[PDB]
Context: bound to proteins that are not shown
DNA sequence: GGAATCAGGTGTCGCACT
RNA backbone atom coordinates (compact mmCIF):
# COMPACT_ATOMS: atom_id res chain seq x y z
O5' N A 1 -1.08 2.78 2.31
C5' N A 1 -0.73 3.33 1.03
C4' N A 1 -0.70 2.23 0.00
C3' N A 1 -1.95 1.36 0.00
O3' N A 1 -2.92 1.99 -0.84
C1' N A 1 0.00 0.00 0.00
P N A 2 -4.50 1.72 -0.61
O5' N A 2 -4.74 0.19 -0.96
C5' N A 2 -4.81 -0.25 -2.31
C4' N A 2 -4.87 -1.76 -2.38
C3' N A 2 -5.96 -2.41 -1.54
O3' N A 2 -7.17 -2.45 -2.26
C1' N A 2 -3.93 -3.51 -1.13
P N A 3 -8.55 -2.16 -1.49
O5' N A 3 -8.81 -3.53 -0.69
C5' N A 3 -9.07 -4.72 -1.41
C4' N A 3 -8.75 -5.93 -0.59
C3' N A 3 -9.56 -6.13 0.67
O3' N A 3 -10.84 -6.69 0.42
C1' N A 3 -7.30 -6.53 1.14
P N A 4 -12.13 -6.08 1.16
O5' N A 4 -12.10 -6.79 2.59
C5' N A 4 -12.15 -8.21 2.65
C4' N A 4 -11.46 -8.73 3.90
C3' N A 4 -12.02 -8.29 5.23
O3' N A 4 -13.22 -8.97 5.59
C1' N A 4 -9.69 -8.14 5.35
P N A 5 -14.30 -8.20 6.50
O5' N A 5 -13.64 -8.20 7.95
C5' N A 5 -13.32 -9.43 8.59
C4' N A 5 -12.45 -9.19 9.79
C3' N A 5 -13.02 -8.26 10.84
O3' N A 5 -14.02 -8.88 11.63
C1' N A 5 -10.80 -7.65 10.49
P N A 6 -15.12 -7.97 12.37
O5' N A 6 -14.30 -7.23 13.52
C5' N A 6 -13.60 -7.97 14.52
C4' N A 6 -12.78 -7.02 15.38
C3' N A 6 -13.56 -5.89 16.02
O3' N A 6 -14.19 -6.33 17.21
C1' N A 6 -11.59 -5.01 15.12
P N A 7 -15.56 -5.64 17.66
O5' N A 7 -15.10 -4.18 18.11
C5' N A 7 -14.18 -4.01 19.16
C4' N A 7 -13.81 -2.57 19.25
C3' N A 7 -14.96 -1.58 19.27
O3' N A 7 -15.52 -1.59 20.57
C1' N A 7 -13.23 -0.75 17.90
P N A 8 -17.04 -1.12 20.80
O5' N A 8 -16.92 0.47 20.87
C5' N A 8 -16.16 1.09 21.89
C4' N A 8 -15.88 2.51 21.52
C3' N A 8 -17.08 3.37 21.16
O3' N A 8 -17.69 3.82 22.33
C1' N A 8 -15.38 3.73 19.59
P N A 9 -19.08 4.62 22.26
O5' N A 9 -18.68 5.90 21.42
C5' N A 9 -19.60 6.61 20.65
C4' N A 9 -18.86 7.66 19.90
C3' N A 9 -19.71 8.52 19.01
O3' N A 9 -20.17 9.59 19.80
C1' N A 9 -17.98 7.63 17.73
P N A 10 -21.69 10.06 19.63
O5' N A 10 -21.68 10.65 18.16
C5' N A 10 -20.90 11.80 17.88
C4' N A 10 -20.88 12.05 16.41
C3' N A 10 -22.23 12.12 15.76
O3' N A 10 -22.87 13.39 16.00
C1' N A 10 -20.85 10.76 14.43
P N A 11 -24.48 13.51 15.82
O5' N A 11 -24.59 13.12 14.30
C5' N A 11 -25.78 12.82 13.64
C4' N A 11 -25.43 12.46 12.22
C3' N A 11 -26.57 12.19 11.29
O3' N A 11 -26.97 13.45 10.77
C1' N A 11 -24.98 10.46 11.10
P N A 12 -28.54 13.81 10.75
O5' N A 12 -29.07 12.97 9.52
C5' N A 12 -28.66 13.28 8.19
C4' N A 12 -29.11 12.18 7.27
C3' N A 12 -30.55 11.72 7.47
O3' N A 12 -31.46 12.60 6.84
C1' N A 12 -29.16 9.85 7.22
P N A 13 -32.98 12.70 7.37
O5' N A 13 -33.67 11.35 6.92
C5' N A 13 -33.76 11.02 5.56
C4' N A 13 -34.27 9.62 5.40
C3' N A 13 -35.49 9.28 6.22
O3' N A 13 -36.66 9.88 5.65
C1' N A 13 -33.96 7.49 6.35
P N A 14 -38.07 9.75 6.42
O5' N A 14 -38.29 8.19 6.29
C5' N A 14 -39.53 7.64 6.48
C4' N A 14 -39.42 6.16 6.53
C3' N A 14 -40.27 5.68 7.66
O3' N A 14 -41.61 5.68 7.28
C1' N A 14 -38.16 4.74 7.89
P N A 15 -42.67 6.40 8.24
O5' N A 15 -42.90 5.24 9.32
C5' N A 15 -43.22 3.93 8.88
C4' N A 15 -43.12 2.96 10.03
C3' N A 15 -43.76 3.39 11.34
O3' N A 15 -45.13 3.11 11.41
C1' N A 15 -41.60 2.58 11.76
P N A 16 -46.06 3.99 12.37
O5' N A 16 -45.84 3.37 13.82
C5' N A 16 -46.13 2.02 14.10
C4' N A 16 -45.70 1.67 15.51
C3' N A 16 -46.14 2.62 16.60
O3' N A 16 -47.48 2.35 16.97
C1' N A 16 -43.89 2.10 16.94
P N A 17 -48.46 3.56 17.32
O5' N A 17 -47.97 4.11 18.72
C5' N A 17 -48.07 3.33 19.89
C4' N A 17 -47.20 3.93 20.97
C3' N A 17 -47.44 5.38 21.34
O3' N A 17 -48.56 5.52 22.22
C1' N A 17 -45.13 4.99 21.16
P N A 18 -49.16 7.00 22.53
O5' N A 18 -48.04 7.77 23.35
C5' N A 18 -47.86 7.51 24.71
C4' N A 18 -46.93 8.52 25.30
C3' N A 18 -47.37 9.95 25.12
O3' N A 18 -48.39 10.15 26.09
C1' N A 18 -45.09 9.80 24.63
O5' DG B 1 -36.13 18.85 18.23
C5' DG B 1 -36.48 17.62 18.82
C4' DG B 1 -36.60 17.85 20.30
C3' DG B 1 -36.59 16.53 21.04
O3' DG B 1 -35.29 16.34 21.56
C1' DG B 1 -38.62 17.59 21.43
P DG B 2 -34.54 14.93 21.39
O5' DG B 2 -35.34 13.95 22.37
C5' DG B 2 -35.39 14.23 23.77
C4' DG B 2 -36.39 13.34 24.45
C3' DG B 2 -36.23 11.85 24.19
O3' DG B 2 -35.41 11.28 25.18
C1' DG B 2 -38.49 12.46 23.89
P DA B 3 -34.59 9.95 24.86
O5' DA B 3 -35.64 8.78 25.13
C5' DA B 3 -36.15 8.53 26.44
C4' DA B 3 -36.88 7.21 26.45
C3' DA B 3 -36.17 6.16 25.60
O3' DA B 3 -35.17 5.54 26.36
C1' DA B 3 -38.45 6.20 25.00
P DA B 4 -33.98 4.78 25.63
O5' DA B 4 -34.69 3.52 24.95
C5' DA B 4 -34.41 3.16 23.60
C4' DA B 4 -35.50 2.25 23.09
C3' DA B 4 -35.18 1.52 21.80
O3' DA B 4 -34.55 0.27 22.09
C1' DA B 4 -37.27 2.59 21.57
P DT B 5 -33.43 -0.28 21.09
O5' DT B 5 -34.20 -0.72 19.78
C5' DT B 5 -35.17 -1.76 19.83
C4' DT B 5 -35.89 -1.86 18.51
C3' DT B 5 -34.98 -1.95 17.31
O3' DT B 5 -34.55 -3.29 17.11
C1' DT B 5 -36.67 -0.40 16.87
P DC B 6 -33.15 -3.58 16.40
O5' DC B 6 -33.42 -3.34 14.85
C5' DC B 6 -34.35 -4.14 14.14
C4' DC B 6 -34.59 -3.54 12.78
C3' DC B 6 -33.33 -3.26 11.96
O3' DC B 6 -32.93 -4.47 11.28
C1' DC B 6 -34.83 -1.43 11.81
P DA B 7 -31.43 -4.62 10.68
O5' DA B 7 -31.51 -4.09 9.18
C5' DA B 7 -32.02 -2.81 8.95
C4' DA B 7 -31.98 -2.44 7.50
C3' DA B 7 -30.60 -2.02 6.99
O3' DA B 7 -30.10 -2.94 6.03
C1' DA B 7 -31.95 -0.12 7.17
P DG B 8 -28.51 -3.10 5.81
O5' DG B 8 -27.98 -1.67 5.37
C5' DG B 8 -28.21 -1.20 4.06
C4' DG B 8 -27.92 0.28 3.97
C3' DG B 8 -26.51 0.77 4.29
O3' DG B 8 -25.62 0.67 3.16
C1' DG B 8 -28.08 2.19 5.29
P DG B 9 -24.02 0.69 3.39
O5' DG B 9 -23.60 2.20 3.77
C5' DG B 9 -23.42 3.18 2.76
C4' DG B 9 -23.24 4.56 3.36
C3' DG B 9 -21.90 4.92 3.98
O3' DG B 9 -20.97 5.27 2.96
C1' DG B 9 -23.65 5.77 5.32
P DT B 10 -19.39 5.16 3.24
O5' DT B 10 -19.06 6.42 4.16
C5' DT B 10 -19.35 7.72 3.70
C4' DT B 10 -19.02 8.73 4.77
C3' DT B 10 -17.54 8.90 5.11
O3' DT B 10 -17.35 10.29 5.31
C1' DT B 10 -18.74 8.32 7.08
P DG B 11 -15.87 10.88 5.48
O5' DG B 11 -15.84 11.48 6.94
C5' DG B 11 -16.17 10.69 8.02
C4' DG B 11 -15.58 11.30 9.26
C3' DG B 11 -14.04 11.26 9.33
O3' DG B 11 -13.55 12.23 10.28
C1' DG B 11 -14.98 9.52 10.63
P DT B 12 -11.98 12.65 10.31
O5' DT B 12 -11.31 11.39 11.01
C5' DT B 12 -10.36 10.59 10.33
C4' DT B 12 -9.99 9.41 11.19
C3' DT B 12 -8.93 8.48 10.59
O3' DT B 12 -7.61 8.96 10.91
C1' DT B 12 -10.65 7.31 11.82
P DC B 13 -6.31 8.13 10.43
O5' DC B 13 -6.09 7.05 11.58
C5' DC B 13 -5.80 7.45 12.92
C4' DC B 13 -6.01 6.29 13.87
C3' DC B 13 -5.29 4.99 13.58
O3' DC B 13 -3.97 4.99 14.11
C1' DC B 13 -7.52 4.56 14.25
P DG B 14 -2.87 3.97 13.49
O5' DG B 14 -3.12 2.60 14.27
C5' DG B 14 -3.10 2.55 15.68
C4' DG B 14 -3.45 1.16 16.15
C3' DG B 14 -2.68 0.04 15.46
O3' DG B 14 -1.83 -0.63 16.37
C1' DG B 14 -5.04 -0.35 15.28
P DC B 15 -0.74 -1.66 15.81
O5' DC B 15 -1.55 -2.98 15.42
C5' DC B 15 -2.24 -3.75 16.40
C4' DC B 15 -2.97 -4.88 15.72
C3' DC B 15 -2.03 -5.58 14.74
O3' DC B 15 -1.59 -6.86 15.19
C1' DC B 15 -4.18 -5.15 13.76
P DA B 16 -0.45 -7.65 14.35
O5' DA B 16 -1.26 -8.46 13.24
C5' DA B 16 -2.18 -9.48 13.60
C4' DA B 16 -2.57 -10.23 12.36
C3' DA B 16 -1.34 -10.68 11.57
O3' DA B 16 -1.59 -11.96 11.00
C1' DA B 16 -2.64 -9.19 10.24
P DC B 17 -0.36 -12.90 10.55
O5' DC B 17 -0.62 -13.07 8.99
C5' DC B 17 -1.45 -12.16 8.32
C4' DC B 17 -2.04 -12.79 7.09
C3' DC B 17 -0.97 -13.17 6.07
O3' DC B 17 -1.45 -14.11 5.08
C1' DC B 17 -2.02 -11.13 5.44
P DT B 18 -0.47 -14.58 3.86
O5' DT B 18 -0.70 -13.51 2.69
C5' DT B 18 -1.92 -13.46 1.98
C4' DT B 18 -1.85 -12.40 0.90
C3' DT B 18 -0.75 -12.54 -0.15
O3' DT B 18 -1.35 -12.24 -1.43
C1' DT B 18 -0.68 -10.37 0.79
N1 LIG C 1 -17.23 -3.13 13.12
C1 LIG C 1 -17.09 -2.56 11.75
C2 LIG C 1 -17.20 -1.03 11.81
C3 LIG C 1 -17.04 -0.42 10.42
C4 LIG C 1 -17.12 1.13 10.50
C5 LIG C 1 -16.88 1.74 9.11
C6 LIG C 1 -16.90 3.30 9.15
N2 LIG C 1 -16.63 3.88 7.80
RNA sequence: AGUGCGACACCUGAUUCC
Record summary
Keywords: RNase H; RNA/DNA hybrid, HYDROLASE-DNA-RNA COMPLEX. Solved structure of RNA, together with DNA, 36 nucleotides shown. Crystallisation conditions: 1.5 M ammonium sulfate, 0.1 M Na citrate (pH 5.6) 20mM ATP or 3% 1,6-diaminohexane, VAPOR DIFFUSION, HANGING DROP, temperature 294K. The entry also models sulfate and sodium ions. The entry also contains Ribonuclease H1, not shown here. Method: X-ray diffraction, resolution 2.55 A. The entry became public in 2007. Entry title: Human RNase H catalytic domain mutant D210N in complex with 18-mer RNA/DNA hybrid.